[PDB]
RNA sequence: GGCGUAUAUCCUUAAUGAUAUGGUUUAAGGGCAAUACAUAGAAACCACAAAUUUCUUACUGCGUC
Ligand code: GUN
Numbered sequence: 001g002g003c004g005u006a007u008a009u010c011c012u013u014a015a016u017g018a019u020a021u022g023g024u025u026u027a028a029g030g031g032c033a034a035u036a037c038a039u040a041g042a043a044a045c046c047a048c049a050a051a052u053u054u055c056u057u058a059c060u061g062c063g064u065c
Base pairs, nucleotide, nucleotide: 001065002064003063004062005061006060007036010030011029012028013027014026015025022046023045031037040056041055042054043053044052
Other pairs, nucleotide, nucleotide, family: 008031tWS009038cWH016024cWW018022cSS018051tWH019048tWS019049tHS019050tWH020047tWS020049tWH023051tWS033061tHS034060cWS039057cWW046050cWS
C1' cells in the first nucleotide's frame, strides 16, 4: 500500500465572530486504550437576525492481506 473496524472528521458546555460576494474562531469535557477529530469541494437553510442542516474528502490504532 489494499480491504475492514473503532469514530459517526461526532456530541455537550463556556465564550468569540460575520451577515446571503456571510455563515468564523478559541477552550473544556464526553465519544470506556492512546492520538486525531485536518483540509478542500457540493447543496439545503437564514433577508437582516441569530441560529444553523446534509452529503463527499483525512489522520491514528486495531484486525486482515
Ligand atoms: N479513535 C476512534 N476512532 C478514531 C479515528 O477515526 N481516528 C483516530 N485518529 N482515532 C480514533